Annotation:
An RNA from Rotavirus A: 35 nucleotides with solved positions. The PDB entry is titled "In situ structure of Rotavirus RNA-dependent RNA polymerase at transcript-elongated state". It was solved by electron microscopy to 3.6 angstrom. The source organism's lineage runs through Viruses, Riboviria, Resentoviricetes, Reovirales and Rotavirus alphagastroenteritidis. The 2019 paper behind the entry is "In situ structures of rotavirus polymerase in action and mechanism of mRNA transcription and release".
Context: bound to proteins that are not shown
RNA sequence: UAUAUAUAUAUAUAUAUA
RNA sequence: AUAUAUAUAUAUAUAUA
Numbered sequence: 001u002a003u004a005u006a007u008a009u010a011u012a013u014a015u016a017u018a
Numbered sequence: 019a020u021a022u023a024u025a026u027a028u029a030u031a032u033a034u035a
Stems, first nucleotide, its partner, number of pairs: 010032009
């Protein structure tokens, strides 16, 4: 003389809402 | 001998011969 990139897992129950 | 739709957030729980 040099320290990587990219925003909405699923299901049931529960409450608040429509 | 057994009735409770849909959506939106939020929380709890779960996956295995």
Protein in the same entry: RNA-dependent RNA polymerase of rotavirus A and Inner capsid protein VP2.